[PDB]
C1' cells in the first nucleotide's frame, strides 16, 4: 500500500 | 455512502 469488521468523525 | 485509527486478512 488493498480489503473487511469497529471504534471514532462526517 | 465518506475520511482517520485499530485489529484480522492480504
Nucleotide at each position: 500500500g488493498a480489503c473487511u469488521u469497529a471504534a471514532g468523525u462526517c

The RNA has 20 modelled nucleotides. The entry is indexed under RNA. The PDB entry is titled "RNA primer-template complex with 2-methylimidazole-activated monomer analogue-3 binding sites". The work is reported in "Unusual Base-Pairing Interactions in Monomer-Template Complexes" (Zhang et al., ACS Cent Sci, 2016).